The PDB entry is titled "Cryo-EM structure of the EvCas9-sgRNA-target DNA ternary complex". Shown are 108 nucleotides from a PDB entry: RNA (sgRNA), together with DNA. The structure was determined by cryo-electron microscopy at 3.43 angstrom resolution and released in 2023. It was solved together with CRISPR-associated endonuclease Cas9. The 2024 paper behind the entry is "Molecular Basis and Genome Editing Applications of a Compact Eubacterium ventriosum CRISPR-Cas9 System".
Context: bound to proteins that are not shown
RNA sequence: GGUAAUCGCUCUCCUCCGGCGAUUUUAGUACCUGAGAAAUCAGAUCUACUAAAACAAGGCUUUAUGCCGAAA
DNA sequence: CGCCACGTCGCCGGAGGAGAGCGATTAC
DNA sequence: ACGTGGCG
Repeated sequence: GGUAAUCGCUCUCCUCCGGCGAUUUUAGUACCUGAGAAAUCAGAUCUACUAAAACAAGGCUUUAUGCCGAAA
C1' cells in the first nucleotide's frame, strides 16, 4: 500500500408524504368605445382580479386512505 | 425553397435508508 | 439539443 471496526465533521443517490405557484379554456367584474343627462344596453372581449376545470396523448378494474402512465 | 433566429417550468418543507470524502485513531 | 414558422 490494501482490509475491518469506531467517533466527529462535509457531499451525493433512491423512495415516500405534502404546500405554494406558473400556463390554458369557460364565466363575472373592472379598463376601452358607441347610444344615453346619467343609470343601463349592446359591442369589443386587449390589460388585470376572482371561481371551476385541464395539467405528458392515453389506459385499467381494485370503485377507492383507487392504480399505471417522462430511464435498465 | 432555403435560411436562421427563437425558444423551451420554478420554488419550498418534512422524513427515511444507502454511498462516499477528511481528521484522530486500534490494529492485522 | 432540437423542433418549427417567417421572410427574403